[PDB]
Background: This is an experimental structure of RNA (iMango-III aptamer), with 38 nucleotides shown. Crystallisation conditions: 0.04 M NaCacadylate pH6.5, 0.08 M NaCl, 0.012 M KCl, 0.02 M MgCl2, 0.012M Spermine, 5.5% Sucrose, 31% MPD. Method: X-ray diffraction, resolution 2.35 angstrom. The entry became public in 2019. Entry title: Structure of the iMango-III aptamer bound to TO1-Biotin. The entry is indexed under Aptamer, fluorescence, RNA, G-quadruplex. Ions in the entry include potassium, magnesium and sodium.
RNA sequence: GCUACGAAGGAAGGAUUGGUAUGUGGUAUAUUCGUAGC
Numbered sequence: 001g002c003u004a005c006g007a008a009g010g011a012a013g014g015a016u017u018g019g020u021a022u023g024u025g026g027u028a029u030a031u032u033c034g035u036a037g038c
Base pairs, nucleotide, nucleotide: 001038002037003036004035005034006033007032008031
Other pairs, nucleotide, nucleotide, family: 007031cWW009013cWH009025cWH010014cWH010023cWH012024tWH012031tWS013018cWH014017cSS014019cWH015017tWS015022tWW018025cWH018030cWS019023cWH020027tWW021026tWS021028tHH024030tWS025030cHS026029cWH
């Protein structure tokens, strides 16, 4: 680096943005953190 699993709204972050959802993400993929494997 990638995958799987778990957890969480603005006191983890971007308003020049990861954005079909301003929501912890739902109708997909997401982001950060944890664990595990590759």